[PDB]
Context: bound to proteins that are not shown
């Protein structure tokens, strides 16, 4: 015996505790167009370690990771 | 901290 | 606030 | 007459500004989590 | 010795 | 690092052409009434 905000609502450590019976809602579905997530891919910056070098390339490749769950906005 | 939704409240 |  | 949109429309049955209240999809700080993980590398 | 100190994310 | 490109996850329905209208139920959720009185 819940309470703040004119209102659109808001506040959970243990009472804002329970559902004979009612109504609702979630599950529960849908185009195309633009925006587009996680990822992939390219570009950019560099680390490391390789690969080229008679000439040339501030160079070419590899890599560069962050899971669920909270929590604070 | 943003940028797409409904909404209030004031100015009508 | 056309 | 205004907003708005690539885009076929919107409003006194309340547009538009000015405070706001919520939803939802993200980002950001931090807990896990460096103690992992990869590629170097140096030692006796 | 599937051994160990560090170096970059 | 990116106003780079591709991603249907998402924005997204009383939502698509339509004499086309797009399943259901458990389970769960909240009111309303009632009880604490």
């Nucleotide at each position: 015996a819940g309470u703040g905000g004119u209102a659109a609502u808001g506040c959970g450590a243990a009472a804002c505790a329970c559902u004979g019976c009612c109504a609702g809602g979630u599950a529960a579905c849908a185009a195309a167009u633009c925006a587009a997530u996680c990822c992939u891919c390219c570009c950019a910056c560099g680390g490391u370690g390789a690969g080229c070098u008679u000439u040339c390339u501030u160079u070419u490749c590899a890599c560069c990771a962050u899971a669920a769950u909270c929590c604070a906005c | 901290c943003u940028u797409g939704g409904g909404c209030c409240u004031u100015u009508u | 606030a056309c | 007459c205004g907003c708005g949109u690539u885009g076929u429309u919107c409003g006194g049955a309340g547009c538009g500004g000015g405070g706001g209240c919520u939803c939802a999809a993200g980002a950001u700080u931090g807990a896990a989590a460096a103690a992992u993980g990869c590629a170097g590398c140096u030692c006796u | 010795a599937c051994g160990u100190a560090c170096u970059g994310u | 690092u990116g106003u780079g490109a591709g991603u249907u996850c998402u924005g997204c329905g009383c939502a698509u052409u339509a004499a086309c209208g797009c399943a259901a139920a458990a389970a769960c959720c909240u009111g309303g009434g009632g009880u604490g009185u």